[PDB]
Context: bound to proteins that are not shown
RNA sequence: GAUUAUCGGAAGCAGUGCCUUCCAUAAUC
Numbered sequence: 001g002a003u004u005a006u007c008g009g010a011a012g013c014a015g016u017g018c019c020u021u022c023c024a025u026a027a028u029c
Base pairs, nucleotide, nucleotide: 001029002028003027004026005025006024008023009022010021011020012019013017
């Protein structure tokens, strides 16, 4: 770097999805 994750956080609304973006945290490669 990619990826994955959380009794995580914040934000966003072609418009509420357990979505998306960001942050934190970690593990995998």